[PDB]
Context: bound to proteins that are not shown
DNA sequence: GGGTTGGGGGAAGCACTGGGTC
DNA sequence: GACCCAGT
């Protein structure tokens, strides 16, 4: 048992089916860490 | 770095029982 | 409880 008692707005539904940021690019081409150097010099058990 | 392309189209709710008369 | 109806 209440303007209450019954009371699904629910099911069904890949955001999916396909796609290389891909290719090419010497951080190289240069650069005597070299140039001068005395542990010298004194020492019979 | 130096340039090419930025969605593409196609869907983006049907059936289903409407509820008011008269 | 059988009847109604809409044009971009």
């Nucleotide at each position: 048992a209440u303007u209450g008692a019954a009371a699904g707005a629910g099911u069904g539904c890949u955001u999916c089916c396909c796609c290389a940021a891909a290719c090419c690019c010497u951080u190289a081409a240069c650069u005597g860490g070299u140039u001068g150097u005395a542990a010298c010099a004194g020492u019979u058990g």